The PDB entry is titled "Crystal structure of the Cas12i1-crRNA binary complex". Shown are 38 nucleotides from a PDB entry: RNA from Lachnospiraceae bacterium ND2006. Released in 2021, the model rests on X-ray diffraction data to a resolution of 3.6 angstrom. Primary citation: Zhang et al., Nat Commun (2021), "Mechanistic insights into the R-loop formation and cleavage in CRISPR-Cas12i1".
Context: bound to proteins that are not shown
RNA sequence: AUUUUUGUGCCCAUCGUUGGCACUAUUAAGGAAUGGAA
Numbered sequence: 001a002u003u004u005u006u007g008u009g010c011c012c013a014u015c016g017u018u019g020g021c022a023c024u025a026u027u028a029a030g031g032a033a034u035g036g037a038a
Stems, first nucleotide, its partner, number of pairs: 007023005012016001
Other pairs, nucleotide, nucleotide, family: 010021cWW034035cSS
């Protein structure tokens, strides 16, 4: 001290079957590369 609707993100020809994952915060500046194989 009751809210019961959420901490932030990532992956997918079928955003769902309970799909599958991962993370320490503000802040600061900056942040130059034509390559695939269950």